[PDB]
RNA sequence: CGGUACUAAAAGUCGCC
RNA sequence: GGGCGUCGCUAGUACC
Numbered sequence: 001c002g003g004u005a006c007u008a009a010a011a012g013u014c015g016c017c
Numbered sequence: 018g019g020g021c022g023u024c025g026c027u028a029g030u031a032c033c
Stems, first nucleotide, its partner, number of pairs: 002033007012024001014022004
Other pairs, nucleotide, nucleotide, family: 010026cWS010027cWS011025tHS013023cWW
C1' cells in the first nucleotide's frame, strides 16, 4: 500500500420524525 | 435548523 472487523466527536449521503 | 436511523468517508484499534 490492498481487503476486512469493531468503535467514534467520523467531510458527505439517503430515508423517517 | 434539530433529532433518529441507513450507506459512505475519516480516525483509532485489530486481523489476513